[PDB]
RNA sequence: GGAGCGUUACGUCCGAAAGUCGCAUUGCACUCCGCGACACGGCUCUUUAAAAACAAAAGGA
Ligand code: NAD
Numbered sequence: 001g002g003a004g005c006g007u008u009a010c011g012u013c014c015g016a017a018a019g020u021c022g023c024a025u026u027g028c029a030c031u032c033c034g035c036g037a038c039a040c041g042g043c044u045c046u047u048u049a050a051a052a053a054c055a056a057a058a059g060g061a
Base pairs, nucleotide, nucleotide: 001046002045003044004043005042006040012061013060014059019038020037021036022035023034
Other pairs, nucleotide, nucleotide, family: 003049cHS004050cHS004051cWS005053cHS006007cHS007055cWH008015tWH008058tWW009011cHS009060tWH014017cSS015039tWS018060tSS039058cSS040055cWS041054cWS042053cWS043052cWS044050cWS045049cWS056059cWH
C1' cells in the first nucleotide's frame, strides 16, 4: 500500500444509508431510482476473506 472488521457520540439505527454544498431541473405521479462533491481512531490478514475484539478529539439520521 491493499483487503476484511461498521464496534463506538445521550445511545440506538446507519456509515453501498443519510444529510449538506454545488450544478442541472417548472416537471402529471401513484414502487422506487439526475449528476458531482464532501468524515473516521484502531485491530486483523496479506490479492485472501476469514477471525474477535474496538474509539466521539471522525460523518449522517
Ligand atoms: P473503505 O470503506 O474505503 O473500503 C471499502 C471497500 O469497498 C474498498 O475496497 C472500496 O474499493 C470498496 N467500496 C468503496 N466505496 C464503495 C461503494 N459505494 N459500494 C461498494 N463498495 C465500495 O475503507 P474501510 O477501511 O472499509 O473504512 C474506512 C474507515 O471506516 C476505516 O479507516 C475505519 O476507521 C472505519 N471502519 C471501521 C470498522 C471497524 O469495525 N472498526 C469497520 C469499517 C470501517

NAD+ II riboswitch from Streptococcus sp.: 61 nucleotides with solved positions. Keywords: riboswitch, NAD+, noncoding RNA, RNA, PROTEIN-RNA complex. Method: X-ray diffraction, resolution 2.15 angstrom. The entry became public in 2023. The entry also contains U1 small nuclear ribonucleoprotein A, not shown here. Lineage of the source: Bacteria > Bacilli > Lactobacillales > Streptococcaceae > Streptococcus. It comes from the structure "Crystal structure of NAD+ -II riboswitch in complex with NAD+". The model includes bound nicotinamide-adenine-dinucleotide (NAD). The entry also models magnesium ions. The work is reported in "Structure-based investigations of the NAD+-II riboswitch" (Xu et al., Nucleic Acids Res., 2023).